[PDB]
Context: one part of a larger RNA, bound to proteins that are not shown
RNA sequence: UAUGCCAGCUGGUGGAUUGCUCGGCUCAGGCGCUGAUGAAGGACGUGCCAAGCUGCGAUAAGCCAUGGGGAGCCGCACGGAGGCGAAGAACCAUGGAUUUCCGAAUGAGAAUCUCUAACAAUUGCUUCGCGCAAUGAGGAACCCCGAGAACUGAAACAUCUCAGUAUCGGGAGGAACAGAAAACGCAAUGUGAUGUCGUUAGUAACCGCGAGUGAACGCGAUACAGCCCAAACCGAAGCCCUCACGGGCAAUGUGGUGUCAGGGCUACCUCUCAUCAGCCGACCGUCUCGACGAAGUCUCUUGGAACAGAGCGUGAUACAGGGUGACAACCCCGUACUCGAGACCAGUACGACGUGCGGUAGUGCCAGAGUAGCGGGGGUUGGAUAUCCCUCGCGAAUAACGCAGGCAUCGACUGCGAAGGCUAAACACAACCUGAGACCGAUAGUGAACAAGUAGUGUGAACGAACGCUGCAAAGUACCCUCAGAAGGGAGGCGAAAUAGAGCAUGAAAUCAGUUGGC
Numbered sequence: 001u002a003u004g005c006c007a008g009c010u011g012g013u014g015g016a017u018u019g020c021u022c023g024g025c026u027c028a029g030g031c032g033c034u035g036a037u038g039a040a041g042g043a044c045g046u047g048c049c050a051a052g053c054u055g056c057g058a059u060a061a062g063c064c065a066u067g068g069g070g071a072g073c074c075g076c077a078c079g080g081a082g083g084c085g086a087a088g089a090a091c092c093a094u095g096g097a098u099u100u101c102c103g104a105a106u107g108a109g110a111a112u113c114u115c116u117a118a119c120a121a122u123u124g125c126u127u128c129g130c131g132c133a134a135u136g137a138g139g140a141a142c143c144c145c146g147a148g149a150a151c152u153g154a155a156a157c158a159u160c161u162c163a164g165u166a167u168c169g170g171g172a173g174g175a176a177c178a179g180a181a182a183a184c185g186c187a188a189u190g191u192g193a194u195g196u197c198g199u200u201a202g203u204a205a206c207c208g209c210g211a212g213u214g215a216a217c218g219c220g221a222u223a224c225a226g227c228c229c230a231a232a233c234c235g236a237a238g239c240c241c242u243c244a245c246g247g248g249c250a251a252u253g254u255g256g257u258g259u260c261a262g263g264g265c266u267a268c269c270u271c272u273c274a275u276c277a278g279c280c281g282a283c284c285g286u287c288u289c290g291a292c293g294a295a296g297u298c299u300c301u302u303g304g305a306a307c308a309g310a311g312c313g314u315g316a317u318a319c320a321g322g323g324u325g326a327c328a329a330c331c332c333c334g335u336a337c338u339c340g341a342g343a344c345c346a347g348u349a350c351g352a353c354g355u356g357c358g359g360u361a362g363u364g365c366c367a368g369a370g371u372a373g374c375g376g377g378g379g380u381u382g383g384a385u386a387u388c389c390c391u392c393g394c395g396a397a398u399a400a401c402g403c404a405g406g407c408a409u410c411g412a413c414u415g416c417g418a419a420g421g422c423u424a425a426a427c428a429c430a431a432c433c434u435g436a437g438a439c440c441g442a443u444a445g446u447g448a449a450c451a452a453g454u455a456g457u458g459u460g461a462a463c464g465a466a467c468g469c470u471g472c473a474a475a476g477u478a479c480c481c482u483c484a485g486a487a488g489g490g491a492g493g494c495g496a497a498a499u500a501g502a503g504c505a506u507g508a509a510a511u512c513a514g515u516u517g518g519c
Base pairs, nucleotide, nucleotide: 004519005518006517007516008515009514010513011512012511018505019469020468023440024439025437026436027435028434029433030432032429033138034137041102042101043100044057045056046055048080049079052076053075063096064095065094066093067092068091072084073083074082107115108114109113116118121135122134123133124132125131142173143171144170145169146168147167153160157208183191184190195222196221197220198219199218205213206212226422227421228420229368233256234255237254238249239248240247241246262366263365264363265362266361267360268359269358276354279351285344286343287342288341289340290339291338296312297328298311299310300309301308313330314329315319321333322332323331373394374393375392376391377390378389379388401417402416403415404414405413456463457462476504480490481489482488
């Protein structure tokens, strides 16, 4: 001194870090159905140039009307060409036009096309003709009705538990379901439809009485609202279609009455203001959208730029937030105040039409059957003798009767009328709108700030990434030299900065080239 070690320097690679946020995540308020008048979804088209996205549909990033708006415009998307707009375009609100094919998909068939007028199929009405109608499928979850595991816990495990959970089948709405007592049973001289919330309470009850499971009445709230049939007594006094004519329905009962304040009938009393049917129809409030809207762009300095520092000044029912070449109440949007519109509340409340409430006496005229209830077998439940339900079998009374009051029977007492029906409000969810945040800040936060359910993997069910940042302004590098050269390089130009020159703010480590120090 080679190969080389350790540290640093200059330049790479890399993309951490810091700063930034067009996206997320969560909460809150509002609002809430679509479809045979063919939805949602999909396919294929559609632009001057057009691949993706968005939009639209052969009238195809659009056509028309009314209002708004306004000197500009021709989407994302900063190009080129060309065009439109004072005949008021763009853009926004509302309303209308057009709206290919497949799709519930409905004339028959079919991997989005084809073949020869069609509600296919199932129904209701029915002029018995698809003539008039209905169903079908979609929707984020919520909701109702059915079917219903296992892992798991019990430190094993079978009942039990996980759990009536996951998941499956059917179905409705903007909310669903429930709901005007055969209730309750703080037992009463008491409560008085139903949800829901708080509590009652981990109480009662269940349970290899192990592990565990687990109400209710009541109370305090929210919101409040009660009604309609069957039957009795009437008996065609009725209903539907049609302009009408006319047709259809209906004595196997349309229609009146009536519905536990029981009712009906007979005889009276009194009265209407209950109810039910129908008419009119909001205030306010809430959500969203929109109009209007004060006051500096003064000086000096620094800077590429003043929103900075210093000085002078101003508004404020406005000092929320954002934009603007750096810290902005006064530059721009907007914000306070005031006002307008639509939607929801709600076809609700009130008002008004019609109707007629109620009460006495008599009257055994009426009052929902495979029910009430019992037995065999199951499921379910906190339901234990005393939950609710299914299945097989048996099976009553008639208001002078029947059911309930947590074992059964009988009596007493209290409560209440099942086996027909409807019913607003208060409560669930979050697609959609808006708002908000001691949430995350690009390996985070959604899988997705970008081409996101994209590229891509799988026969398919299904699975599934990564990619954010030039600059104040593109001023996005003219001319020149080199080169095979619209490459790259050198020189030059812009800019505060090109070590801001395109995954172009910052630029860590690992690590690489060159080089310095020490060995």
An RNA structure (23S RIBOSOMAL RNA, nucleotides 10 to 530) from Haloarcula marismortui, in which 519 nucleotides are resolved. Among the 28 different proteins in the entry, which are not shown, are 50S ribosomal protein L37Ae, 50S ribosomal protein L19e and 50S ribosomal protein L22P. It holds a match to the Rfam family "Archaeal large subunit ribosomal RNA". The literature on the family includes a 2002 paper in BMC Bioinformatics by Cannone et al., "The comparative RNA web (CRW) site: an online database of comparative sequence and structure information for ribosomal, intron, and other RNAs". Gene Ontology terms of the family: structural constituent of ribosome and ribosome. The family is grouped with related families in Rfam's "LSU clan". Crystallisation conditions: PEG6000, KCL, NH4CL, MGCl2, pH 5.8, VAPOR DIFFUSION, SITTING DROP, temperature 292K, temperature 292.0K. It was solved by X-ray diffraction to 2.7 angstroms. The PDB entry is titled "Crystal Structure of Enhanced Macrolide Bound to 50S Ribosomal Subunit". The organism belongs to Haloarcula, within Archaea.